[PDB]
The RNA (U1 snRNA; pre-mRNA) from Saccharomyces cerevisiae S288c has 502 modelled nucleotides.
RNA sequence: AUACUUACCUUAAGAUAUCAGAGGA
RNA sequence: AAGUCCUACUGAUCAAACAUGCGCUUCCAAUAGUAGAAGGACGUUAAGCAUUUAUCAUUGAACUA
RNA sequence: GUUCAUUGAAGUCAUUGAUGCAAACUCCUUGGUCACACACAC
RNA sequence: GGCGCGGAAGGCGUGUUUGCUGACGUUUCCAUUCCCUUGUUUCAAUCAUUGGUUAAUCCCU
RNA sequence: UUGGGUUAAACUGAUUUUUGGGGCCCUUUGUUUCUUCUGCCUGGAGAAGUUUGACACCAAAUUCAAAUUGGUGUUAGGGGAGCUGGGGCCUUUCAAAAGA
RNA sequence: GCUUUGUAGAGGCAUUCUUUUUGACUACUUUUC
RNA sequence: GCGUGCCAUUUUAGUUUUUGAC
RNA sequence: GAUUCGAAUGAACU
RNA sequence: AGUUUAUGAUGAA
RNA sequence: GUUGAGAUUAUUUGGUC
RNA sequence: GAUUGUAGUUUGAAGAUGU
RNA sequence: AGUCUCAACUUUGCUC
RNA sequence: AAAUUUUGGAAGGUCUUGGUAGGAACGGGUGGAUCUUAUAAUUUUUGAUUUAU
RNA sequence: AAAAAAAAAAGGUAUGUAUUAA
Numbered sequence: 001a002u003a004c005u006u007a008c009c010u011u012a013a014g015a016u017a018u019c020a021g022a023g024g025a
Numbered sequence: 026a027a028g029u030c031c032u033a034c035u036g037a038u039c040a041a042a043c044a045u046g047c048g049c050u051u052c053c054a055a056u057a058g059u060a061g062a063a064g065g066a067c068g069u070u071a072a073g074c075a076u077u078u079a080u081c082a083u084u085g086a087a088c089u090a
Numbered sequence: 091g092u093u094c095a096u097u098g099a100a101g102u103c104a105u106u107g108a109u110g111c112a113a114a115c116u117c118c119u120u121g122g123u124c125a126c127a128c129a130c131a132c
Numbered sequence: 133g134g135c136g137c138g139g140a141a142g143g144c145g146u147g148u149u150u151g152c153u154g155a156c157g158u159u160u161c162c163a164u165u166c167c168c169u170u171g172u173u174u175c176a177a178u179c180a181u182u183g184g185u186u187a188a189u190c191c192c193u
Numbered sequence: 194u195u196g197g198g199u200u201a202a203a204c205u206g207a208u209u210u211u212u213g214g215g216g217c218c219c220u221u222u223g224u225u226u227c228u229u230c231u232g233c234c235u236g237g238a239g240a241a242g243u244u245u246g247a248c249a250c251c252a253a254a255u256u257c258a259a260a261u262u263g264g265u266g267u268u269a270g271g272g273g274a275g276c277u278g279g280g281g282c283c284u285u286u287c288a289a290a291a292g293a
Numbered sequence: 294g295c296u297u298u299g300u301a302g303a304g305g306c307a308u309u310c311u312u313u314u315u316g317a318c319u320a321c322u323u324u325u326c
Numbered sequence: 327g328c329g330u331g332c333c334a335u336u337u338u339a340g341u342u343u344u345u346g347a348c
Numbered sequence: 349g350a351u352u353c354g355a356a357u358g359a360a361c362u
Numbered sequence: 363a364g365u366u367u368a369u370g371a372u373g374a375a
Numbered sequence: 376g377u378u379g380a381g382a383u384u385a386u387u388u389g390g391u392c
Numbered sequence: 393g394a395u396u397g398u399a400g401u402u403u404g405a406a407g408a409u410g411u
Numbered sequence: 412a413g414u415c416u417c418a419a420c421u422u423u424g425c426u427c
Numbered sequence: 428a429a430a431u432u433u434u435g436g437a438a439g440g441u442c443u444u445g446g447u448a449g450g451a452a453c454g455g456g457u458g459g460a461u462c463u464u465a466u467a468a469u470u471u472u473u474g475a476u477u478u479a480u
Numbered sequence: 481a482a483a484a485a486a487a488a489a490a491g492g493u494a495u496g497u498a499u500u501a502a
Stems, first nucleotide, its partner, number of pairs: 001499004006494003010490001012464005017038005022032004039151008049142005062120005068115003073111004080100001081098002084095004122137001124136001152459003156454004161450002165274006171217007180208002183205004188200001190198003218237002227242005246268007275447011287435005294425002299420002302417003306413001309408004317401005324394001329392001332390001338385002341382001343380001347377002351375003356369002359366004
Other pairs, nucleotide, nucleotide, family: 009491cWW047143cWW054060cWS054121cHS055123cWH056058cHS071112tWW077107tWW078105tWW079105tWS088091cWW104107cSS127129cHS155455cWW163449cWS179209cWW182206cWW219221cWS219224cSS224233tWS254261cWW256259tWS286436cWW292430cWW305414cWW313404cWW316402cWW325393cWW331391cWW332333cHS333389cWW340383cWW342381cWW344379cWW346378cWW354372cWW358367cWW447448tHS485486cHS488489cHS
């Protein structure tokens, strides 16, 4: 490292600077 | 007209990294000597010197009262 | 109130202790133990 | 009451890049180096290499 | 008379090879600590090697001194050439603005 | 710098008379402190 | 008469300035 | 007040 | 004789 | 020490509110 | 400087005339 | 439309 | 048209400093940091240690 | 005039058993 047996268990959510202006859906 | 999303679009501000500068600020120990600065010892003197401390309840004996 | 003896309960060790006060000594870690200079200045 | 070379720790300022940061996978991806030394420093002798200055000789204008 | 080239010779600066002298350091304590191997105080050295690799070390159980498997760590410092990023200064070229 | 000419821009230029406001402001004269 | 008031002139005075010059 | 030149005096060295 | 220092030490620029 | 120029203050009549 | 009178300017109200 | 004032530009003349 | 100054760009020279083996783009049922909300209700940050009457 | 079906295991850690050499 591989095969079999048995036991224990499984997805908090969202986001990655802000403000303002111009453009597209 | 409403709101949303988007523009390695435009400006402002913020943040990080990387460079880079300032007559910017502080600090960086003796050898012409057997030193010294900062910080420690959970090191010694050291039983240092000076102080203050060592349980409660029940019964009996003596005892002040 | 004080001393002694007995019965029960718990009861850090320490009394060379603990608290305060101060000094001396010894030992550890650390630093550019750099260069130029022993040079009367504002 | 200066204006040596560095190291440590800060403050302030300009500039670039980016807009949290790093592993992993994929690509007509882009990439793509060397040499010496491991005591150090200095002086002296000699050798070799390169450059500048002076004197002499030869040739040309 | 002036200028240029070559020659050998002399002086001066820079760099390199061999020896000698001096200074400081060797705690580098596993005697330069980047590895491995050789080796050193009457000396400072020599050989090989440098990241899909090598080396050191720890752990085991067997075999029976190698390896096996699992882990931790080291692979360094200095200078120069090239290439490349940043900063300050100078000269030239260009564009805009103003004043006499 | 000064003068003249031309062009452009900006500003100004077209109701009167009388009365009232111890309405306001300025000037003159008189009185008081 | 007063001005917390003002343009010109002192064989006018004092102070500073230019150590301007001798 | 500073700088330069000349003269005099004192001190030190050769 | 030479050199250096001092003289609110004198003169001149 | 002397002369010239500038500034400030005081006095005097010219002078004006 | 404080009260009165005169003159000028500005604002408001009323009346009359003209466009 | 006319007059006055200010600013800018161009042309001519004079002075430094 | 000529001369002067400021600002900005290009080139060359000089001084100084840094780097010198990985970097760019793309992609995710990827890691870790930071922020918002559950979350001011006994186990940490929306109060029982200023020793109190 | 109208009509009719679905596609799937996942993969982590631990324990025991067997294999990977003279």
About this RNA:
Entry title: Cryo-EM structure of the yeast pre-B complex at an average resolution of 3.3 angstrom (Part II: U1 snRNP region). The entry has 18 different proteins, among them 56 kDa U1 small nuclear ribonucleoprotein component, Small nuclear ribonucleoprotein G and Pre-mRNA-splicing ATP-dependent RNA helicase PRP28. The structure was determined by cryo-electron microscopy at 3.4 A resolution and released in 2018. It holds a match to the Rfam family "Yeast U1 spliceosomal RNA". Rfam's curators write: U1 is a small nuclear RNA (snRNA) component of the spliceosome (involved in pre-mRNA splicing). Its 5' end forms complementary base pairs with the 5' splice junction, thus defining the 5' donor site of an intron. Its Rfam clan is "U1 clan". Rfam classes the family as a spliceosomal small nuclear RNA. For this family Rfam cites "The uRNA database" (Zwieb, Nucleic Acids Res, 1997). The reconstruction used 500,657 particles. The entry is indexed under spliceosme, assemply, pre-B complex, U1 snRNP, Splicing.